[PDB]
Context: one part of a larger RNA, bound to proteins that are not shown
RNA sequence: AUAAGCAAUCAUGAAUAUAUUAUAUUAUAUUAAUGAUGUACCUUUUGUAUAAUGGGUCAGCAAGUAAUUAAUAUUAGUAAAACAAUAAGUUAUAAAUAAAUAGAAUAAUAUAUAUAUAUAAAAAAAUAUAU
RNA sequence: AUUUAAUUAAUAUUAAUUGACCCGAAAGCAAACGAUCUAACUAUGAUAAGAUGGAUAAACGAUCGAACAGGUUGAUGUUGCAAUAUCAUCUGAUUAAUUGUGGUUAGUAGUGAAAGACAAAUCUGGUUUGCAGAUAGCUGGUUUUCUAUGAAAUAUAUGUAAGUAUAGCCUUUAUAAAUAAUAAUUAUUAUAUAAUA
RNA sequence: UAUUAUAUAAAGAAUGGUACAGCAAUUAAUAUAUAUUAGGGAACU
RNA sequence: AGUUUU
RNA sequence: UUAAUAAUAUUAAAUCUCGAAAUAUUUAAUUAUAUAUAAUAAAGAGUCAGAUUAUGUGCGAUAAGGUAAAUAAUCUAAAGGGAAACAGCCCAGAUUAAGAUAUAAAGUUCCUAAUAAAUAAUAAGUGAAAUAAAUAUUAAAAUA
RNA sequence: AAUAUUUAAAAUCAAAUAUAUAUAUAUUUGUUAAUAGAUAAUAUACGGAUCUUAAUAAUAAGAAUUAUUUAAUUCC
RNA sequence: GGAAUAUUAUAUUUU
RNA sequence: AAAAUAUAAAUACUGAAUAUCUAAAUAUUAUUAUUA
RNA sequence: UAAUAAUAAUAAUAUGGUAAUAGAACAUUUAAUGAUAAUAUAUAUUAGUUAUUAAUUAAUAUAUGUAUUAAUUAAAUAGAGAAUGCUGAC
Numbered sequence: 001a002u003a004a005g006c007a008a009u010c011a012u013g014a015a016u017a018u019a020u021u022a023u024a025u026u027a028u029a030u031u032a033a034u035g036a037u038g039u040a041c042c043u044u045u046u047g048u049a050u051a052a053u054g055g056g057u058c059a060g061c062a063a064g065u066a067a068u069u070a071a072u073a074u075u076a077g078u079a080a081a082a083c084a085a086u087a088a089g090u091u092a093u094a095a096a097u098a099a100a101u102a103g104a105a106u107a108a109u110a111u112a113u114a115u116a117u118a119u120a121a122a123a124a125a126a127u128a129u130a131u
Numbered sequence: 132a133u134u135u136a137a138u139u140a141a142u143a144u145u146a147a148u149u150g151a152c153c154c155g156a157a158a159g160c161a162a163a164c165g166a167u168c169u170a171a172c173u174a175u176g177a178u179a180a181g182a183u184g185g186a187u188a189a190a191c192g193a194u195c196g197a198a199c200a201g202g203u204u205g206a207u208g209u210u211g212c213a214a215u216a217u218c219a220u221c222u223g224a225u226u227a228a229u230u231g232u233g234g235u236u237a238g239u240a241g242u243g244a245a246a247g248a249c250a251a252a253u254c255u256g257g258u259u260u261g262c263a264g265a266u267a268g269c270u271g272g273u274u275u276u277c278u279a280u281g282a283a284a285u286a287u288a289u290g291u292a293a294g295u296a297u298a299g300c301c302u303u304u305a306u307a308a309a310u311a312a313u314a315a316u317u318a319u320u321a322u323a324u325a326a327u328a
Numbered sequence: 329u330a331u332u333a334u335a336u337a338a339a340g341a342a343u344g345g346u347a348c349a350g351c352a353a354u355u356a357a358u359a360u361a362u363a364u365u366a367g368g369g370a371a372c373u
Numbered sequence: 374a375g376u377u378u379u
Numbered sequence: 380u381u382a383a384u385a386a387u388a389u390u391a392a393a394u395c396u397c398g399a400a401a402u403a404u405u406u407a408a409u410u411a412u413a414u415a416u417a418a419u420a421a422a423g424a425g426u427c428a429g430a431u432u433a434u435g436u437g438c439g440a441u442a443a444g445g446u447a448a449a450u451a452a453u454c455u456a457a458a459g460g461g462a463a464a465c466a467g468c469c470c471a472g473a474u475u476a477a478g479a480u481a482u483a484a485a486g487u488u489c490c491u492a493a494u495a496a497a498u499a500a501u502a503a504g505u506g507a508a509a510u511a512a513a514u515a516u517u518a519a520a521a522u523a
Numbered sequence: 524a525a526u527a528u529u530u531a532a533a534a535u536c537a538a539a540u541a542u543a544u545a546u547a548u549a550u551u552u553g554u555u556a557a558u559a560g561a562u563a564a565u566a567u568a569c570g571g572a573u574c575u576u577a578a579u580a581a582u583a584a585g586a587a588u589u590a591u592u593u594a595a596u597u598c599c
Numbered sequence: 600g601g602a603a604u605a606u607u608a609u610a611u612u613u614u
Numbered sequence: 615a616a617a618a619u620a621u622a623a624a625u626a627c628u629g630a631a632u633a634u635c636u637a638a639a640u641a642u643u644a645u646u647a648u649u650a
Numbered sequence: 651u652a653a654u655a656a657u658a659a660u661a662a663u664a665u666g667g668u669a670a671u672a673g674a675a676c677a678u679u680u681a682a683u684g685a686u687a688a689u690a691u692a693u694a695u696u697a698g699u700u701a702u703u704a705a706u707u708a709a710u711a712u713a714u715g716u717a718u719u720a721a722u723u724a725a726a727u728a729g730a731g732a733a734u735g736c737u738g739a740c
Base pairs, nucleotide, nucleotide: 008037009036010035011034014031015030016029017028018027019026041054043052056740057739058738059737060736061735066149067148068147069146070145071144072143073142074141075140076139077138078137081091082090083089112129113128114127115126117124152272153271155269159262160261161260162259163258164257170236171235172234173233174232175231176230177229178228179226181195182194183193184191199223200222201221204219205218206217207216238254241249242248275675276674277673278672279671280670285298286297287296288295289294300425301423302422303421304420305419306418310415311416312412313411314410315409316408317407318406319338320337321336322335323334324333325332326331327330328329342404343403348398349396350395354392355391356390357389358388359387360386362385363384364383365382366381367380372375429454430453431452434449436447437446438445459470460469461468474638475637476636479634480633481632485628486627487626488572489571490570494594495593496592497591498590499589500588506574507573514559515558516557517556518555519530536553537552538551539550540549541548542547595604596603597602598601599600606623607622608621609620612617613616614615639665640664641663642662643661644660645659646658647657648656649655676729678726679725680724681723682722683721690714691713692712693711694710695709696708697707698706699705700704
C1' cells in the first nucleotide's frame, strides 16, 4: 500500500517523548491523517521553471592588495605662515602675458587701480586688488 | 581696530606606472633534448618451401604458390584482445625485395617514388626551460548584515558600432541680499443693468 | 458715448498651420443638343 | 462661297 | 466627328492650404505646494544591446511575436489583487505586525470569498473571459 | 386589409436639461433579430461541472445568454 | 428637496 | 378569512502586502517629560 | 557644544529596488593596555532569553589550574552554492 509535480510554509487532527509548580481542561519537541498556497539557485539577458550557462555531496583553499606620485574631503597641530631644522628645498604670501627691464585707491567701491589687446592718454573685452 | 587662510600629518575617495581584483588562450622569440618510433642514406650480417615459361645450366623489376611483407572488400569490435585488433577474402613473393646490429641528417629545420607525409601514439613545422603573471575592447568567478537615495539602453565622436569619451539620466556634502521651481487663475471680445466721467 | 462696477456668454493675452474642412492658386479627373480652333461626313459654285 | 450634326 | 481653349456644374493631394480645432509652446502678477522645488560649489558612479501595450506614421502586402523612429505608462529594477495559467494589460507600490472598518480592478450556483430584483430579446447550448467575411433564407413598421 | 424604397433620432415625434413665472430659444437622449456560409490531423476543451423550467405539487426552482438599469427610480 | 416596505420578532383579544 | 410593529434600504455583498484604526522600528520637521 | 547626550511621549512626512552612490554595525585572526579562575574557561548537543548574521542562561560530554578575555585602538591571507575552480574523502 485509491494517490500525481522544487518536497516547503501556513491551517489542523492524531500518536509518541520530556517536564522537581502538568493545579490541568498544562507546556514544549518529533512525526508526509487532512486542507489551502507554492514554476530550484546563480549567470547572462528585452525577457528564463525554461528543454539557455555552471553545480554528485561535503571539508579545506580560492579574488580591489603594495609601493612612487597628483587632486579633493574631514579632523588634529601650527597659522600670515606651515614642514624641516646643518644648508637647502616645497606649498602660501599678486593678478597677468607667448614673453620682456611691467605689477593693484592722486583725500575711496568701481565710475579708482594692475595686466593683456590699443596707446597722446582714455574709452572698449576679460580677470584680479583696495570699504 | 585690522594685513589673507594657508600648510603638515592621519583617515577616506578618485587618477597615473608597475601583474594591479582572480582564473583562461591560439601564438612570438631565445637556448637546449630527442633519428631506441619513423623517412632517406651508410657499413657489416641474415632470409626467401616447391613448381613453370623463355636465346643461358647459371640473363627475367617473368608465371603459380607457402614462409615473409602488405592492407583490397566485408564483418566484428567501438569503456576493444588492441589509443588500428581479429576472422575471412585479396595482393607482392629474385627484388625499385624483407629483415638484424651499429652510424649520419631535425626544429626556419631534417627525410620525403610528394600524402603538408614522418621527425618517440600524429607536425601548414615536435618537445623542455626562460622571457612570463605575454596580451585578450572576450567568457566565467569576486565571500557578512542593516539603513537612506537610486538610473540608462538617448545625442555626438570614434578603423566605430561586444569598447571608450563628453552631454543626457543617478548619488554625497553645502550656499545665500534666494522662491527664482511646479500647478492653476487674471489677461481678451461682446451683451445687459447701473452708475461715474 | 467713453469709462468704471456687477452679472452673463464665447474653446478666452502672444506664437503656430496638423486633424477637420475646402477646390481658391499649383498639380490631377469627369460631364455638356453652351461657345472658339482644325480635318471638315446625302444637294452642291 | 456656306448647313441639318448620338 | 477628335483634340485644345473659354463658360457652367462636380471631384483629391506627403512634399496645396484661401478657413481652421483640441492638445501644445510660452509671458508678467497673484494664489497654492515649504517636513517642497529651482540654481550654484567640491566630489563619486553606472548607462550608451532595450521590450510590450495603446495612439498618430515611413517601409513591408492596411502581413508578421517584423522593422524605424514620435508623444504616455509598465517591465527593465515591482512584490500584492484581477486577466484560468501570464516580465510589458486593468488596479495598486511590500519598514514589522495585527485583522476591526472603508475599499480599487475583478467577481457573488458549486469547484471558489461573496446577490436579490425590473424591463425586453434568444431556443440556436447561439452564448456563457481570444465576436469569422461577402452572401443566402426566415422573421420585425413607415407611409395615405 | 392589400400594390409596399429604407434598417434611420440628420429631418420629424416623444421625454428631459439651462435660460424663461401669459411662452419661446438653446441643449441631451430614444430607430432590429435567428439560422447557413463555418473549415485537420495524440483528446471533447466556456478553466471544469454545468447553465433555458413545469398545473396538480409539499420549508422550496424557473438562465448561470444578450441589451438597458436598480438596489425605487428621480433631480443639481 | 419626496416617499412606495411580501421584510422578519409581537398583539389587546379579536375566533 | 386572516389579523397591527420595526430595523435594513440617498453608502447590497466578496475583494490587495491600498487607506483608516490598533501596536512596534528607523530618519527628519516641531512640542514636551525624566536623568547626568 | 546642559543652546548638549540618553530614554520616553504627541502631531506630521518617509522607509520596493538591478547598475550605482552614501552612512552603520557584527563574526575570525594578529599587536598594544588588561583583573578574574576547576563554585572557572573553551568547544559541542538539546531547551529557553534579548527585535536575534550575535551573544547569553540551564543540563550533559571532553580538555584545561586555564583567556592576547571585557573594553578602546592599529591591522589584515577578515566572511564562499556559484570561476566544466584546486586538493581530499565519500

The RNA (21S mitochondrial rRNA, nucleotides 423 to 1294) from Saccharomyces cerevisiae W303 has 740 modelled nucleotides. The source organism's lineage runs through Eukaryota, Fungi, saccharomyceta, Saccharomyces and Saccharomyces cerevisiae. Rfam match: Bacterial large subunit ribosomal RNA. The family is grouped with related families in Rfam's "LSU clan". The structure was determined by electron microscopy at 3 A resolution and released in 2025. It comes from the structure "Translational activator Aep3 in complex with mRNA and the yeast mitochondrial ribosome". Among the 74 different proteins in the entry, which are not shown, are Large ribosomal subunit protein bL21m, Large ribosomal subunit protein uL14m and Large ribosomal subunit protein uL13m.